An RNA structure (16S rRNA) from Mycolicibacterium smegmatis MC2 155, in which 1515 nucleotides are resolved. Released in 2024, the model rests on cryo-EM data to a resolution of 3.5 angstrom. It holds a match to the Rfam family "Bacterial small subunit ribosomal RNA". Rfam links the family to the GO terms ribosome and structural constituent of ribosome. Entry title: Cryo- EM structure of Mycobacterium smegmatis 30S ribosomal subunit (body 2) of 70S ribosome, E- tRNA and RafH. Lineage of the source: Bacteria > Actinomycetes > Mycobacteriaceae > Mycobacterium > Mycolicibacterium smegmatis. The entry has 21 different proteins, among them 50S ribosomal protein L31, 30S ribosomal protein S19 and 30S ribosomal protein S11.

Context: bound to proteins that are not shown
RNA sequence: UUGGAGAGUUUGAUCCUGGCUCAGGACGAACGCUGGCGGCGUGCUUAACACAUGCAAGUCGAACGGAAAGGCCCUUUCGGGGGUACUCGAGUGGCGAACGGGUGAGUAACACGUGGGUGAUCUGCCCUGCACUUUGGGAUAAGCCUGGGAAACUGGGUCUAAUACCGAAUACACCCUGCUGGUCGCAUGGCCUGGUAGGGGAAAGCUUUUGCGGUGUGGGAUGGGCCCGCGGCCUAUCAGCUUGUUGGUGGGGUGAUGGCCUACCAAGGCGACGACGGGUAGCCGGCCUGAGAGGGUGACCGGCCACACUGGGACUGAGAUACGGCCCAGACUCCUACGGGAGGCAGCAGUGGGGAAUAUUGCACAAUGGGCGCAAGCCUGAUGCAGCGACGCCGCGUGAGGGAUGACGGCCUUCGGGUUGUAAACCUCUUUCAGCACAGACGAAGCGCAAGUGACGGUAUGUGCAGAAGAAGGACCGGCCAACUACGUGCCAGCAGCCGCGGUAAUACGUAGGGUCCGAGCGUUGUCCGGAAUUACUGGGCGUAAAGAGCUCGUAGGUGGUUUGUCGCGUUGUUCGUGAAAACUCACAGCUUAACUGUGGGCGUGCGGGCGAUACGGGCAGACUAGAGUACUGCAGGGGAGACUGGAAUUCCUGGUGUAGCGGUGGAAUGCGCAGAUAUCAGGAGGAACACCGGUGGCGAAGGCGGGUCUCUGGGCAGUAACUGACGCUGAGGAGCGAAAGCGUGGGGAGCGAACAGGAUUAGAUACCCUGGUAGUCCACGCCGUAAACGGUGGGUACUAGGUGUGGGUUUCCUUCCUUGGGAUCCGUGCCGUAGCUAACGCAUUAAGUACCCCGCCUGGGGAGUACGGCCGCAAGGCUAAAACUCAAAGGAAUUGACGGGGGCCCGCACAAGCGGCGGAGCAUGUGGAUUAAUUCGAUGCAACGCGAAGAACCUUACCUGGGUUUGACAUGCACAGGACGCCGGCAGAGAUGUCGGUUCCCUUGUGGCCUGUGUGCAGGUGGUGCAUGGCUGUCGUCAGCUCGUGUCGUGAGAUGUUGGGUUAAGUCCCGCAACGAGCGCAACCCUUGUCUCAUGUUGCCAGCACGUUAUGGUGGGGACUCGUGAGAGACUGCCGGGGUCAACUCGGAGGAAGGUGGGGAUGACGUCAAGUCAUCAUGCCCCUUAUGUCCAGGGCUUCACACAUGCUACAAUGGCCGGUACAAAGGGCUGCGAUGCCGUGAGGUGGAGCGAAUCCUUUCAAAGCCGGUCUCAGUUCGGAUCGGGGUCUGCAACUCGACCCCGUGAAGUCGGAGUCGCUAGUAAUCGCAGAUCAGCAACGCUGCGGUGAAUACGUUCCCGGGCCUUGUACACACCGCCCGUCACGUCAUGAAAGUCGGUAACACCCGAAGCCGGUGGCCUAACCCUUGUGGAGGGAGCCGUCGAAGGUGGGAUCGGCGAUUGGGACGAAGUCGUAACAAGGUAGCCGUACCGGAAGGUGCGGCUGGAUCACCUC
Repeated sequence: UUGGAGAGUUUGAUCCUGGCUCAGGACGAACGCUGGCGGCGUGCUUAACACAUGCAAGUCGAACGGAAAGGCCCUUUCGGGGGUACUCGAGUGGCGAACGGGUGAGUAACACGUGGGUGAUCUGCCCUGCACUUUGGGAUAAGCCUGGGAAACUGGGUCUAAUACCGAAUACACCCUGCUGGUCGCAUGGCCUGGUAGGGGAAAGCUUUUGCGGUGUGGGAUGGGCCCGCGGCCUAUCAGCUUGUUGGUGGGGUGAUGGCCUACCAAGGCGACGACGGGUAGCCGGCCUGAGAGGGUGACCGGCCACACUGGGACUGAGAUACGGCCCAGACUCCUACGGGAGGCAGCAGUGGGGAAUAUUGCACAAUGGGCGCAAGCCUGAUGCAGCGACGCCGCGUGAGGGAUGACGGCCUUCGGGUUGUAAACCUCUUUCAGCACAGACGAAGCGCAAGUGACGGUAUGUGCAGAAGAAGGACCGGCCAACUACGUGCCAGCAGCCGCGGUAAUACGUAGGGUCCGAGCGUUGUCCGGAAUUACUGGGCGUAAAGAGCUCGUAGGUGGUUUGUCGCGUUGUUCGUGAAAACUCACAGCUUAACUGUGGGCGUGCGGGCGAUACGGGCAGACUAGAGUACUGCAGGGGAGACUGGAAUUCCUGGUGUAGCGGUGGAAUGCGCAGAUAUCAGGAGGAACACCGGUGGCGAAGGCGGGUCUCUGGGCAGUAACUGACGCUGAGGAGCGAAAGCGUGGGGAGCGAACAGGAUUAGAUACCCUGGUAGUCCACGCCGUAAACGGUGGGUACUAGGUGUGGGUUUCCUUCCUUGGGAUCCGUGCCGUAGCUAACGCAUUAAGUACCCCGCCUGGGGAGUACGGCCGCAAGGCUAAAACUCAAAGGAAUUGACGGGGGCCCGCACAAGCGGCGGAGCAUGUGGAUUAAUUCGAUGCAACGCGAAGAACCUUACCUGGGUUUGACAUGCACAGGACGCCGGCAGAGAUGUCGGUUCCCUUGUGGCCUGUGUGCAGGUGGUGCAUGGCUGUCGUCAGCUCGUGUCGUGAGAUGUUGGGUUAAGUCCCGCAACGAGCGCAACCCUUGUCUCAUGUUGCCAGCACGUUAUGGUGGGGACUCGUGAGAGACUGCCGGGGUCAACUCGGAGGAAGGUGGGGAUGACGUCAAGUCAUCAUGCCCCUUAUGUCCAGGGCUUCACACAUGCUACAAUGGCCGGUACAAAGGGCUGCGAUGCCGUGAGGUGGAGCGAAUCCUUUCAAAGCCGGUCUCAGUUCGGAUCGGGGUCUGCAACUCGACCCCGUGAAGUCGGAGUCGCUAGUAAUCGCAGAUCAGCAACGCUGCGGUGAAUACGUUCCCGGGCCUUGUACACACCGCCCGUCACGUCAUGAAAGUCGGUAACACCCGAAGCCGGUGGCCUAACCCUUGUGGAGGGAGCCGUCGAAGGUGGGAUCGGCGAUUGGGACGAAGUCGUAACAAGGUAGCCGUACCGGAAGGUGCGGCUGGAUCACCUC
């Protein structure tokens, strides 16, 4: 320079750690929906699987013999024949064929990239010097004749040419050898074509035309070969590997060096810096991603490598993995006359197969490249183009302008209207691209000595013509993340990347409108990078989240104090060479733009060579003492090992005394004892551990270490600084030490004590408790190698405020010098606290702060520290250490609640002290269950069950049966017809209802009121959901608590205030206080009640006066006393005394009717319990609507084998019955109370006085009470149920199903088990009266009123509920929580297993093709030599030998599959058994180890705190 973006998800909420998912880019892609064109690219990623077919390497007559086909010329019987050499089939010969093209199997290697070396090397064609290009000979292809074979192909005879082959001469530029000179080095050695002597090494001609060739040799150029440095994968659950293997000598071999090969000699070479094995893979320029580092990758294009059906081999050649060559072997395919033959698409098209998936059996040599040719020219599936495929990138179009109170339609709606929408229709304009017509390229300063030559292509393009005319889809719309409504559906169908949505009203499913994002594309899937700082070099961590080895010693390695000189290795600057092109980036240019292409820079982060610098690291040579160590002098210590030894106590044995227990627990029982226990005394035996000292004190690396003494021995500290002079630190691996348990051998064994027995607890106790008790605990020598081996904190070093304990040692000053006097300093060991750090807790000079060096370890939770393999171990077991699968979390700290069989302080009829009950009996009432046609519905602990119901025979009434009815039983609006609707009677019917007889509107001309029907909107639902609601109500609880504003603390949830001391009924108040105030709560204001004053007199009183007649305030009269109802006073710690902080508050006393909120009411904070109520009412949504509406009769709500709950009556003498007799309050009454009287025995009947009521009636009002009589302890003179008969009243009607009255009947019941309820004073107990509902009543219920009227409270240990503070938590649906482990069932993945089925690589031996090499070669043989000869070289066929592919045999390695049976793991609402952990989880938990048990688990030994409580506590 430009250049790094986050979100969701663990919780009631917060922070952190940490994983998962998403938003981006890319592709040789595939799939779904859709699809117009053009430019440029790109297209078998899988089976290096098998291939039909056609092309992909030929060329030269100016090398040669020639004459099969064209051409020309002579001939002819038209059958032919001759010549020619223009020309050319076949053939000899030369060059090419090793390039080009394909694929990525193999290869982890000098294969590739980069840089060097070759004094260790080759190079056809090409260029350019020099010297030559002399001479001779023998064949053979082709041709002709002939033979064999099916074919492929092949034998023999004869004959012929060359630039084919061969002999010789020359070369002295070259090659070899010997001698010898000079010179350069980098050692072998190189150079000077050094000199010199000997030997030796070749050639080819053709052609008349721009003429081409041949040989040797010098030098260029090009292409290579070989060697080396560095660089780029995963795996020790692959530690040893190697015998030509490491080196040398002499030979061989090669173009060349070299164990490349060979003979001999030596024993080396490689490897934890990972050899040897296993897996995977062509390498690179590059490409994708990224801020960069880095990660992934090797598609196109380009370079290198490797291969050509599989495996070997050589030949030719300048050059060979020889794709379209050869030989052998094998598999496969094909032909065969069975004798034998032929083939290789990973060349271009193409076929089959495999797969999600990848194309034409196209055109041309017009351009470029290549081969041959002197050249014209020929060949070229290289290449240039075209065809197909939205496969990719880029570009263009599908129209543009105008066009409205904005048409239709769709959708929504609040019914108004809004949206689609300037969109559309319409009016103009333009035609890109497609369509038609005409013209028509560049690519070719090319090729050709012919006149022409472009595959693409009649394309691109240009010009005209016509007409908006032929051209848009995909995904998404809860949040991340642009974009919402309606309908359908309902835990279904389904959606989903995560969180998660579907429970009749879904912005998440499906569909429609609307919208958004893209657009010839849009989405999905697959893969890589980013986000991920989530492997952290840039750029992370280890006290508690995953992570410090149990601790030391020490190997390799890493790292290192002050200083001098030197080197320039690292480092750094500059320069040269290289880093191909392409790609990337910058600029410019050309395609109409872009993509694309070209040009010129940069880049190419690197390496090699030269030169410069010496600050730092390093090397070398020194020096120093601060680090480190040694020396000397002192000091402290449970440091360790061995030996000897002491006392207390337990147990046992012996002997006295001595009796009937002892022992043990929450309580007991097993057990011991009476055969003499326990107890006490004396003596003896043995083993183990060492009280006090003794502690948050000492020592040790850690584990760990204290009875005493002696012996041996380790470390540490201080002082002096005498000595050495960096000798230091850390330490992979490795070695050593290493609690307890456990193992082996041998001893010992008192106590304790796993296992094991009984006893106890329990529903069950494989446990906790008790009695016994074996291993073990102890000793000697060895194993093991783990721990909560913890400070959950590796080692070393330096620095960074202090205060205060304590251990060891040196020193100055107070100085007694006694004294922690005090200071200073060094080394430890604690506590508190700054700065700083941390998510927080906390650490904080003993760091978890600031930094440097080294090591170990971590990368989400389970599976799992488990399997497999391996090592160690006697064994137990230890160490190393996975994967499949599964979850979207698991975790750390802290906050607010809730809870605790945690603590503290308080309260309440909570307990305790009492009284009366319930649970037993009968009956009343409610509920459950059952039953029924229906037993309508609601209410289920407190807080449902004498509740809604303050009144079910009909009605009520909502249910059942049956009978009717539908704009309805009842409203209101739109219409048509009216004058009746409506009643009054008859009949039928159970009634609803139907029918018949009689009466019939007022307005005012338009119609209104009524209804009829017809209708139409609609009414109507006690139909559903109180988990959609309003309203009302219960409850914690009349408890004292619940919050807010501002401020302050904390990253935050949050905290403070509201906590602390005291006090109260109270968050009531006072004093303190980072808090200051406020609100709702408390209290007060309201009612009633207890005292008094004033007013007050009727229907109420009557004390003093009069009239009264039995009948009394009854009557005239009176305020005196009550009483009624108005006003007011009065209780306020007001006063006194004492405690109190002189404060709240508290104790006592006076006064008073009342004393300390006098008594009782009303009043119920924020909220909780989805508490109750869609049945008081209202109401969203859903449902019914000829019914779930509505009318009627009958029935039911009252059914009864039982269960529960609330009550009444009793079980009797504190009583029953009879007679007499005394005292209340409150309340009610008009078609109601109802008196006197009369009639009944009694409910009651007749009758009606007086009263809207302080008057009259409910009697003047009671019962318990008192007095008298009787009953005499019994199922009774108790008790009243049940049942029979007879009546009264209400009502239309007492059958189901009312109450009451009379006579008769006379059940259970003898004071009630476990358990349980109410009540603290006018209360409980008991007695009666009244009211609401109501025609009557199920009323013994509910709401009130008065009469009589107790006992008891020592006091908060226990039971229940509650408040405040604190503490712990794994709970937050909040303990009715959470959660563990067997067993049963199901589904996944996985281990073992007798055996069994394959794969891979290698080894040993046997056999051994082709071929090279070596040796023989009596058979064959033209060139050469002597001449004569079946002569001699020399060669070949054949054969043999080493090596040698394939094949065979054998024993092992290693990787997988199956396996009867069997082990464990994960998940699964509801199955079974238990309660293990979390609150002290009811036995504290956990770690190691051992034993036991259905299971969690129990116990023994040692260890850890990641364990709770430790009240009062008087001096």